[PDB]
């Protein structure tokens, strides 16, 4: 950042995300 492969958050709501693997 592209790709791929899922979510959960303790998060109380929403203010959005969050972990891991190749380069």
């Nucleotide at each position: 950042g592209g790709g791929u492969g899922u979510a959960u958050u303790g998060g109380a709501a929403a203010u959005g995300a969050g972990c891991a693997c190749c380069c």
Method: solution NMR. The entry became public in 2013. An RNA structure, in which 23 nucleotides are resolved. The work is reported in "Role of helical constraints of the EBS1-IBS1 duplex of a group II intron on demarcation of the 5' splice site" (Popovic and Greenbaum, Rna, 2014). The entry is an ensemble of 10 models. The entry is indexed under EBS1, stem loop, ID3, RNA. The depositors describe the entry as "Solution structure of the ID3 stem loop of domain 1 of the ai5gamma group II intron".